The RNA, together with DNA, has 61 modelled nucleotides.
[PDB]
Context: bound to proteins that are not shown
RNA sequence: GCCUUUUUAUU
DNA sequence: TACGGAAAAATAACACGGCGAATAC
DNA sequence: GTATTCGCCGTGAATAAAAAGGGTA
Numbered sequence: 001g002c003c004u005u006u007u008u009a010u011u
Numbered sequence: 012t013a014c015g016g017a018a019a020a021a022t023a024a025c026a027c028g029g030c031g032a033a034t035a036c
Numbered sequence: 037g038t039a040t041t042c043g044c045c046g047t048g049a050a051t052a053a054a055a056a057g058g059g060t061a
Stems, first nucleotide, its partner, number of pairs: 002058002005055003010050002012061003025048012
Other pairs, nucleotide, nucleotide, family: 004056cWW008052cWW009051cWW
C1' cells in the first nucleotide's frame, strides 16, 4: 500500500 | 514484559421457510 | 411406527462517500 464494522446518502 | 479467553456484560433480544431432533398416541 | 412442534439455521437487493477501530495493563 488496506481490511472490517457503523452512520449518512443515492437508485 | 504476557496471554487471546472466561464469565459478566449492570449484553441485545427480527421475520419467513426449512431441516432434523425429541417427544405423544 | 407416525406425525408434530420446535431449536437452530438458511436467507433477507445493489452502489457510491465520511467516521472510529485495528487487545488489555
Entry title: Cryo-EM structure of Escherichia coli paused complex of transcription termination (TTC-pause). You et al. published it in Nature in 2023: "Structural basis for intrinsic transcription termination". The reconstruction used 132,648 particles. Released in 2022, the model rests on cryo-electron microscopy data to a resolution of 3.58 angstroms. It was solved together with DNA-directed RNA polymerase subunit alpha, DNA-directed RNA polymerase subunit beta, DNA-directed RNA polymerase subunit beta' and DNA-directed RNA polymerase subunit omega.